[PDB]
Context: bound to proteins that are not shown
Order: sequence, then structure tokens, then C1' cells
RNA sequence: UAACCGGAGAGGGAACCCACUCAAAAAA
DNA sequence: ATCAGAATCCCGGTGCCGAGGCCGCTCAATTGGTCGTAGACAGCTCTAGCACCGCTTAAACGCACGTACGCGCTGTCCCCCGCGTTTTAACCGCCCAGCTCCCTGCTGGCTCCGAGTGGGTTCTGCCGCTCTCAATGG
DNA sequence: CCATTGAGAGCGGC
DNA sequence: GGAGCCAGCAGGGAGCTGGGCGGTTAAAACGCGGGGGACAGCGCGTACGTGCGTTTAAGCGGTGCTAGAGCTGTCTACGACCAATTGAGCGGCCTCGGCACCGGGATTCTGAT
Repeated sequence: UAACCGGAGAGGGAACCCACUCAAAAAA
């Protein structure tokens, strides 16, 4: 007798077919 | 006639319901018009209606007579009249029924129809007529 | 500087 | 798509104002009895039926004449028929007065005397 940075939940609506789970069986 | 005495009429008051009047709607009448045929009218013939006559006689007329019927009178007996009492048929008050007040029954309208789940694919109106811009003509 | 007007784009219609 | 409650409506009995039965009340059936009208008998007077002779005109059939009916033939006027517009005429309406109603007084007869 000295040393550089700073921003964050976003985003969606209506209609239709296909499919899955339900597919039965009993008291002494 | 001469009397009273009914019964009827005419009169002034009251009262109610059908006349006679107006309101407005509608349907029968009127208008303008076409079409054809009933019947008007002029022509024509041919029936039967009128006319007129005389031979014949059946019908009509006119009068005479008397008979038996129209009708006028009487005389009797009872059938209907008018005055009156009771039974019944017609007019006023009540009770039951038709105009009226209540339920009973069919049909149209509205609502509902199991939980959950996954995925998928399709679907946010379309035309067009005026205002604005700034490219590009003189 | 001047200027009628295609094109752009938006709203009134069905 | 299908099934099930309420709303709306329409169709068929027995209330209170109309019409049919009970009560009252006016026309009818009956009682009473006497007058006059029906009806039957008789007799008179005459009109109408009958018959005959006289008189009139109907009916007959036969002829002649034309008026008028009936049949005919053409043209057109007048009526029926259709449609479209217009108020005359009818039912429905209310108020009002001609007249039915009557209680009293005016007359106009009837029957008795």
C1' cells in the first nucleotide's frame, strides 16, 4: 500500500369413439 | 103506463206489459249482362156453328073440379128454464225438477336412466363492402 | 408537391 | 328411447230458480120447482093434382154460308241464369202509453103491481 455481477410458475376451454374394473354362484 | 129494482153501461183513476221504435248486421234484392226460345203475329184451310124452312106431333097451356093438405086453434103435460147449494176443476202457495254446479277420467309434458379410468381424433363463422396507407402516375 | 386508387385490413352482415 | 307423475280438458249427475203438485176457490153438477113450449088432436078452408081439350113450338134432318178455330211458319223480344255490389228487412232491444182493470154513480130496462 487493493479485490466486478442477482431475473423466475409457468399454462387452455369445448365436443366425440375405443378401451379397462365389475361377467355371478351356498348353510348345516 | 107506473112503480121500484136489477143488471149494464160509462166514467175516472191507476198500472203494466206488448206496441212501435231504433240499433245495426246480413242476405235477399238489384244491377249489368249474355243466350235462346215461347209466343207474337201474319198466312192459310177447313171444321162446325149459325141460319133458315117445313113436315110432324109431342109437349105445353088453360081451365074445371074436388080432395086431401097447409095452417090455425086448442089443450095438455113435461121438459128447461132461472134461483140456489155442494162438488169439482182452475188459480194461488209449496215441493220437486231442469238449469245448473261438481267430480271423474284421459292425455300431453317432463324428468331420469351406475361408479370410476385410460387413450385417441376432430373441432375456435365466412363474405364482402367501406376506410386507410403510402406505392406510384403527371 | 400533387393525387386517383390497388391493396390492407376490419366490421357489418348471414 | 322408455317408463312414470301432475296439468288441462271434456264428458255426466243433482244444488237453487222454474215447473209440477197440494190447498183454496170458481165453474160445474146437482137440487128444486113452475111456466111455456112441444107436441098431438081436430077441424076449416083452399090450393094443387088430375084430366081433357086446345094450342103452341120443340125436335127432325136437310141445305146453304162463312167465321173463326186450329194448325202453320218466321223473327225477336223477354225471361232465365250468372256474378258482384248494395240497403231493405229481420231480431233484439228498451221505454212508454193504449188499454185491461176496476169500484163507484149513471141509465135503461124487466116484472110486479
An RNA structure (RNA, Template DNA), together with DNA, in which 293 nucleotides are resolved. The entry has 24 different proteins, among them Transcription elongation factor SPT5, WD repeat-containing protein 61 and Transcription elongation factor SPT4. Ions in the entry include zinc and magnesium. The reconstruction used 30,000 particles. Released in 2024, the model rests on electron microscopy data to a resolution of 3.3 angstrom. The entry is indexed under chromatin, rna polymerase II, nucleosome, TFIIS, transcription, elongation. Primary citation: Farnung et al., Mol.Cell (2022), "Structure of a backtracked hexasomal intermediate of nucleosome transcription". Entry title: Structure of mammalian Pol II-DSIF-SPT6-PAF1-TFIIS-hexasome elongation complex.